[PDB]
Context: bound to proteins that are not shown
RNA sequence: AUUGAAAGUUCAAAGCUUAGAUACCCUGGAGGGAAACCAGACUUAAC
RNA sequence: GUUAAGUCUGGUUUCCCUCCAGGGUAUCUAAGCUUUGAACUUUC
Numbered sequence: 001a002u003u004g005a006a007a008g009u010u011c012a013a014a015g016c017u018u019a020g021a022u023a024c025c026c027u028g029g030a031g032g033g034a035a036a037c038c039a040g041a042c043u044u045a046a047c
Numbered sequence: 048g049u050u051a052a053g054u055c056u057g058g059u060u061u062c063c064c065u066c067c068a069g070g071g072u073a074u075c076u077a078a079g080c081u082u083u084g085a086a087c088u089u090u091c
Base pairs, nucleotide, nucleotide: 004091005090006089007088009086010085011084012083013082015080016079017078018077019076021074022073023072024071025070028067029066030065031064033062034061035060036059037058040055041054042053043052044051045050046049047048
C1' cells in the first nucleotide's frame, strides 16, 4: 500500500392424506346332411 | 332226355365351416398444504 481483513445461506422438515378400473353390454345374425348310385349277373354238370 | 345243384357282390366319394362385429360410452385426476422458525450483522 484497494470504503479493507476475517465470515460455509446454514440448521429442523416423509409429496404426504382421502380415493373400488368401475358402470351399461345375449357369441349373435345368415346357411336344406345333402349330391351320385339298376338287388342285379349267369346257368352248369353228370348218369 | 333225366337227375343234382346254385355261385358272386353286402357303402363309396365330396363337403368340416364362410361373412360381419375384434370393443363402444363415461370418468382422464379432486381437495389439502405452496414453506414455517432461527439468525437481517459481527470481529479486527

Solved structure of RNA (crRNA; Non-cognate target RNA), 91 nucleotides shown.
The reconstruction used 98,000 particles.
The work is reported in "Structures of the Cmr-beta Complex Reveal the Regulation of the Immunity Mechanism of Type III-B CRISPR-Cas" (Sofos et al., Mol.Cell, 2020).
The entry is indexed under CRISPR-Cas, Effector complex, nuclease, cyclic oligo-adenylate synthase, ANTIVIRAL PROTEIN.
The depositors describe the entry as "Cryo-EM structure of the type III-B Cmr-beta complex bound to non-cognate target RNA".
The entry has 7 different proteins, among them CRISPR-associated protein Cmr7.
The structure was determined by cryo-electron microscopy at 3.1 angstrom resolution and released in 2020.